[PDB]
RNA sequence: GGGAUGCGUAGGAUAGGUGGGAGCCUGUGAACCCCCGCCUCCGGGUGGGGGGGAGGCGCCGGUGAAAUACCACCCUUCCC
Numbered sequence: 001g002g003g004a005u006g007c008g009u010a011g012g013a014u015a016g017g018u019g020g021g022a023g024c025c026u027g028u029g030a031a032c033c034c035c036c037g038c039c040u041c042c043g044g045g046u047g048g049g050g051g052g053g054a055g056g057c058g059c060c061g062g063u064g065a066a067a068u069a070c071c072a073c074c075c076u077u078c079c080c
Stems, first nucleotide, its partner, number of pairs: 001080004006075001013068001016074005023057003032051008
Other pairs, nucleotide, nucleotide, family: 005076cWW007040tWS007041tWS007043cWH008065tHH009066cWW010015tWH010063cSS011013tHS011067tWS014044cHS015064tWS021069tHS022058tWS023069tSS026054tWS029052tWS029053tWS029054tHS030053tHS030055tSS031052tHS040043tWS041043cHS062068tWH063067tWH064066tHS
C1' cells in the first nucleotide's frame, strides 16, 4: 500500500461506529443462472470467471435503538 472481516431480536436479511446522502449503479454488461477462491454467526457474505442480455438498487413504506443505495472519516478481527 492492497484485500478481507463487521449477523441479538424484529426486518427482504449478515444493519461495526458516526457523519454525509436523494438519488446511485448499469455494452467499463442489470436481474437471474452456474463455477471457483476466500470468509462464515451455517443464515449466507464476499472476490473473480462464465452464462444471460437490460434492468437493478436507494429514497418513500415497512420493521427496528439505529435503515439500507452511494460517499467520508474511523474502529474490530484477520490475510497477503
Released in 2012, the model rests on X-ray crystallography data to a resolution of 1.9 A. Shown are 80 nucleotides from a PDB entry: RNA from Thermus thermophilus. It was solved together with 50S ribosomal protein L1. Lineage of the source: Bacteria > Thermotogati > Deinococci > Thermaceae > Thermus. The PDB entry is titled "Crystal structure of mutant ribosomal protein T217A TthL1 in complex with 80nt 23S RNA from Thermus thermophilus". Ions in the entry include chloride, sulfate, sodium and magnesium. Keywords: Rossmann Fold, RIBOSOMAL PROTEIN, rRNA, rRNA BINDING, RIBOSOME, rRNA BINDING protein-RNA complex. Rfam match: Bacterial large subunit ribosomal RNA. On this family, see Yusupov et al., Science 2001: "Crystal structure of the ribosome at 5.5 A resolution".